Notes
The PDB entry is titled "Crystal structure of 4'-selenoRNA duplex". Solved structure of RNA, 18 nucleotides shown. Crystals were grown from: MPD, sodium cacodylate, hexammine cobalt. It was solved by X-ray diffraction to 1.5 angstroms. The 2022 paper behind the entry is "Synthesis and properties of fully-modified 4'-selenoRNA, an endonuclease-resistant RNA analog".
RNA sequence: GGA
RNA sequence: GAGUCC
RNA sequence: GGA
RNA sequence: GAGUCC
Numbered sequence: 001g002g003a
Numbered sequence: 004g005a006g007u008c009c
Numbered sequence: 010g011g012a
Numbered sequence: 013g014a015g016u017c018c
Stems, first nucleotide, its partner, number of pairs: 001018003007012003
C1' cells in the first nucleotide's frame, strides 16, 4: 500500500 | 469500534 | 443503514 | 482509532  | 454527515 |  | 490477511 491492497484487501 | 467511534464520530460527522446523509 | 450509507458516504 | 484498533485489528487481521497478503